The PDB entry is titled "Structure of the plant mitochondrial ribosome". An RNA from Arabidopsis thaliana: 741 nucleotides with solved positions. It was solved by electron microscopy to 3.86 angstrom. The 2020 paper behind the entry is "Cryo-EM structure of the RNA-rich plant mitochondrial ribosome". It holds a match to the Rfam family "Bacterial large subunit ribosomal RNA".
Context: one part of a larger RNA, bound to proteins that are not shown
C1' cells in the first nucleotide's frame, strides 16, 4: 500500500505516506545537500524464452523452483595464414648427463629439368659490373583416421543364467459330500414242441452317464480403474470317476524349448528371452551445445544424384594479399529484333452477298441445289502483309567511390522461402484457395521505429549512444489522441459514407438539344366514336370484341371493319379519335452527379470502432495552418574509416597525437578483431595476513562489457601481484543428473 476495480504484473512518469541523516555561517534556523531510503492511489506504453519455422502470443515441443555437475577438445599427418631462426634447413630413433641439456645426418623438402604412358629428350634468367631457394619449429583456422560436439534407439553376433511362474512329460502319492438313472449279464414263474430264442419279472452295478458341495476352472452384469490387489471382489455360471485335480522331485533353454495350434506361454512386457560382452554400435532424423564487445554480411535461385529431410559443383557471405578507373551508373550514337497491339498478304476455322459452273425437278426451264470467281466483314499459343513502349548488345562521353572489380589462398552459411484483395502469364473452380508454378518488381525471412482500431510478407522510414530540443514523412485535426465542429464553392439527407450484381425506379440541382405555346402551350369541364356495317368467312350463337379473311365505302364533328370487358349474338362502354373555357412555361432528348431498391445466419449490435455525425463531422473542387517516426537536424558521447597537420617510425615510410569530415556505425546463419573472468602452474625461501586470510550477506564506486575495487559485519587461516604458460575454464533449457524443499 491493500475488500468498486479487471490481464507477460511491469516500464516510465508520479500527489503520497513514512523513517528521517549531513554542513554552515548565519547566528540557535533553513536552508540547502535535484537531500538520502521504503513505498505507490493514478496516467502513458507492453502478448514470456528456447526451439523449429514461410512465418508462433500462440490453443506447437521444454522447463515446478533452487545448489552443484552437464557437450567445440588429444595425437598423428596434410593444407595453409601469422611469427621467427638460418641462408640451404633440418634430425629420427638412439647416446652422453639429468639439481638440466648437449649428442646423433640414418632420412626429409629445398637448389632441380618445366616434356614425357614409358623411352628420347633440356640455353630460364639477365648483363653493368648482378637478381636468380627455400627450409625448421611456434601459435590460429581448418581438413584424414580414431567415439571426434553431447545426448536416444529400433536391432546383429559371441558368451553364459534361468521350465520354484507358464506347457508338456516321467516317477512316485492323495483326493472326489450326498443323491439319481439303471447297460452288459445272471437267475424263479409265462414261455413255440427250449429246434427256440423270446418276453415279462428279480438281482446285478456300466456310463468320456444325471442334479449337487470339496476341487479346478473363469461366462455373464455391477464394483473397483495410485484399487483390496501392477489382474481382486460380490452375485449368478461350466465339469464335477475322468481327455480329471493335485502334492513332491526330475526333464526339455533363444532360431531353441514346449504347443488339443491363440504366433500362445518360457520368471509379471516374446514375429527370437534375460545379463555380460564386440560397443561410446550405428541413426541424413528428434533435442543440447555455458563469457563480453566491436567490424562485414547471403541465401533458399540452377545442375547432378537410388535425390528430396540430404550432400557435392556452381551463383550468393567473410578476411587477407595481389592485379586492376575495373564497377556503379545517366547522355550521345549506332545495333538484328518480331512480344502487346494489329490485319488477312499465307495455312485453320470462318458470316452475307454478286454470277454461276456444275445438280436436282418436271421437259423448254425450275423463288428447288449452285462450286468457281468476285464484293464485302474479319476471327487465332502454336497465322503474319505490319508492328510500336521496353529491355538488351557495344564503343565514346560525363556521374561517382572507403574497389566496392577481377583474381590467387584459406573459411562457411545457403539448395523447406512467405506475401502483394500489385501487373501479365501458364492449370484451376468458371477468370485467378491465404493454391498451386512461372515473368519480372519491393517487403519479410535477418529490419526493430511512427500509419493501417488490433495485423510478419501492404504506408512512410533503416535504431551506435544520451537529452523533458528543433522541421518533416506515413496518416489525421468534433470527442477517446497530439493537431480546424478550418476556410471557399457545389451535391445528397441514403447512415449512402459505415460491404455485394443483372434490373427495376417521375428522386434531387446542373448541362446541351428540341417540340410547344395570347392562331394559346399542357392539367381540366362540359361531347359521339357514326351510316357501308351487325364488313366478307366460320358460326347451333358474331354486331367491337369463341374465331379467321379484310383495313378498304361513304357521312363526313368524330371513328377501328370498335382497344380492352364482356353480353349464350347482343347493346353499352370507353379507346383512338372531341368545339370552345382554361391562362401559362410547359414536354420528352441525352451529357452527366449524388441517392434509392434488390441485399437473409447461426452466443451478443457485430462490415465507421465506438462515442455519435444532415445544425456534416459525408461526398467532387480550391486554400492556409498543425499534429505528427528511433527520419533528418541541435548540442554532446563513444568505435571504425576517411582528411589533413605534428611528431615519430628506419621504412625514410609504417604508426600514434591531434584535429576536420549534411563519413559510417539495422541483423540470423556465418565469417574476422579483440577483451572479460575462473581452476592451475613459473615470476615467489617474493608479498600480504590473529591489527584479520579464502568464503558469506549486505550496502558504496568504477568500467562499452563481461567484471572489477571500497564500507560495516560474518568468518577464523590462508593468500598472490606482474607479465607468462597448462585448460576438465564460463549455465536457462537437452520430458537431462544428482540432492534438497
Nucleotide at each position: 500500500g491493500a475488500a468498486c476495480a479487471a490481464u507477460c504484473a511491469g516500464u516510465c512518469g508520479a500527489a503520497g505516506g513514512a523513517g528521517u541523516a549531513g554542513u554552515c555561517a548565519a547566528g540557535c534556523g533553513c536552508a540547502c545537500u535535484c537531500a538520502c531510503u521504503c513505498u505507490a492511489a493514478c496516467g502513458g506504453c507492453g502478448u514470456a524464452c528456447c526451439u523449429u519455422u514461410u512465418g508462433c502470443a500462440u490453443g506447437a515441443u521444454g522447463g515446478g523452483u533452487c545448489a552443484g555437475c552437464g557437450a567445440g577438445g588429444a595425437a598423428a599427418u596434410g593444407g595453409g595464414a601469422a611469427g621467427a631462426g638460418c641462408g640451404g634447413c633440418u634430425u629420427a630413433a638412439g647416446c652422453c648427463a639429468u639439481u638440466a641439456g648437449g649428442u646423433g645426418u640414418a632420412g626429409g623438402c629445398g637448389c632441380u629439368u618445366u616434356c614425357c604412358a614409358a623411352a628420347g629428350g633440356u640455353g630460364g634468367a639477365a648483363u653493368c659490373u648482378u637478381c636468380u631457394a627455400g627450409u625448421u619449429c611456434u601459435u590460429c583456422c581448418u581438413a584424414u583416421u580414431u567415439g571426434a560436439c553431447c545426448c536416444g534407439a529400433a536391432a546383429c553376433c559371441g558368451a553364459u543364467c534361468g521350465a520354484u511362474c507358464u506347457a508338456g512329460c516321467c516317477a512316485u502319492g492323495a483326493g472326489c459330500a450326498g443323491g439319481u438313472u439303471g447297460a452288459a449279464g445272471a437267475g424263479a414263474g409265462c414261455u413255440c414242441u427250449a429246434a427256440c430264442a423270446g418276453g415279462c419279472c428279480u438281482u446285478g452295478g456300466a456310463g468320456g452317464a444325471c442334479c449337487g458341495a470339496a476341487c479346478c476352472c473363469a461366462c455373464g452384469u455391477a464394483u473397483g480403474u495410485g484399487g483390496c490387489a501392477a489382474a481382486a471382489u460380490a452375485c449368478g455360471g461350466g465339469g464335477a470317476u475322468g481327455a480329471c485335480u493335485u502334492g513332491u522331485g526330475g526333464c526339455u533353454a533363444g532360431g531353441g524349448g514346449u504347443g488339443a495350434a491363440a504366433g500362445g506361454c518360457c520368471a509379471a512386457c516374446c514375429a527370437a528371452g534375460a545379463u555380460c560382452g564386440g560397443a561410446u554400435a550405428u541413426a541424413g532424423c528428434u533435442g543440447g551445445u555455458u563469457u563480453u564487445c566491436c567490424g562485414c554480411g547471403a541465401a533458399a535461385u540452377c545442375u547432378a544424384u537410388u535425390u528430396c529431410a540430404g550432400u557435392a559443383g556452381a551463383g550468393c557471405g567473410u578476411a587477407u594479399g595481389a592485379u586492376g578507373u575495373c564497377g556503379a551508373u545517366g547522355g550521345c550514337c549506332c545495333g538484328a529484333g518480331g512480344u502487346a497491339g494489329a490485319g488477312c498478304a499465307c495455312u485453320c476455322a470462318a458470316u452475307g452477298g454478286g454470277c454461276u459452273a456444275g445438280g436436282g425437278u418436271g421437259g423448254c426451264u425450275u423463288a428447288c441445289c449452285a462450286a468457281c470467281c468476285c464484293c464485302a466483314g474479319g476471327g487465332a499459343a502454336a497465322c503474319u502483309c505490319c508492328g510500336a513502349a521496353u529491355a538488351c548488345a557495344g564503343g565514346c562521353c560525363g556521374u561517382u567511390c572507403u574497389c566496392g572489380u577481377u583474381u590467387g589462398u584459406a573459411c562457411a552459411g545457403a539448395c523447406a522461402g512467405a506475401c502483394u484483395u500489385u501487373u501479365g502469364g501458364g492449370g484451376u473452380g468458371c477468370u485467378a484457395a491465404g493454391a498451386u508454378c512461372c515473368a519480372a518488381a519491393g517487403u519479410c525471412g535477418a529490419g526493430a521505429g511512427g500509419g493501417a482500431a488490433a495485423c510478419a510478407g501492404c504506408c512512410c522510414a533503416g535504431a551506435u549512444c544520451g537529452u523533458a530540443c528543433g522541421c518533416u514523412a506515413a496518416g489525421g485535426u468534433c470527442c477517446c489522441u497530439a493537431a480546424g465542429c478550418a476556410a471557399u464553392c457545389a451535391c445528397u439527407u441514403a447512415g449512402u459514407g459505415g460491404a455485394a450484381a443483372a434490373g427495376g425506379a417521375a428522386g434531387u440541382g446542373a448541362u446541351c438539344g428540341a417540340g410547344c405555346g395570347a392562331u394559346g402551350a399542357c392539367a381540366a369541364c362540359c361531347a359521339g366514336g357514326a351510316g357501308g356495317u351487325g364488313g366478307g368467312c366460320u358460326u347451333g350463337g358474331a354486331a367491337g370484341c369463341a374465331g379467321c379473311c379484310a383495313u378498304c365505302c361513304u357521312u363526313u364533328g368524330a371513328a377501328g371493319a370498335a382497344a380492352g370487358c364482356g353480353u349464350a349474338a347482343u347493346a353499352g362502354c370507353u379507346c383512338a379519335c372531341u368545339g370552345g373555357u382554361c391562362u401559362a412555361g410547359c414536354u420528352c432528348c441525352a451529357u452527366g452527379g449524388c441517392a434509392c431498391c434488390g441485399a437473409a445466419a447461426a452466443u451478443g449490435u457485430a462490415u465507421c470502432a465506438g462515442g455519435g455525425c444532415u445544425c456534416a463531422a459525408g461526398u467532387g473542387a480550391u486554400u492556409c495552418a498543425c499534429c505528427g517516426a528511433a527520419g533528418c537536424g541541435a548540442c554532446g558521447a563513444g568505435a571504425c574509416c576517411u582528411u589533413g597537420a605534428a611528431a615519430g617510425c628506419u621504412g625514410c615510410u609504417u604508426u600514434u597525437u591531434c584535429a576536420a569530415g549534411u563519413g559510417u556505425c539495422a541483423g540470423u546463419a556465418g565469417c574476422g578483431g579483440a577483451a572479460c573472468g575462473u581452476u592451475c602452474u613459473g615470476u615467489c625461501a617474493a608479498u600480504c595476513g590473529g591489527g584479520g586470510a579464502a568464503g558469506g550477506u549486505u550496502u558504496u564506486u568504477g568500467g562499452u562489457g563481461a567484471c572489477a575495487a571500497g564500507a560495516c559485519c560474518u568468518g577464523g587461516a590462508g593468500a598472490u601481484a606482474u607479465c607468462a604458460g597448462a585448460a576438465g575454464u564460463g549455465a536457462g533449457a537437452a520430458u537431462g543428473c544428482u540432492g534438497a524443499c
The organism belongs to Arabidopsis, within Eukaryota.
The entry has 86 different proteins, among them 28S ribosomal S34 protein, 50S ribosomal protein L4 and Uncharacterized protein At1g27435/F17L21.30.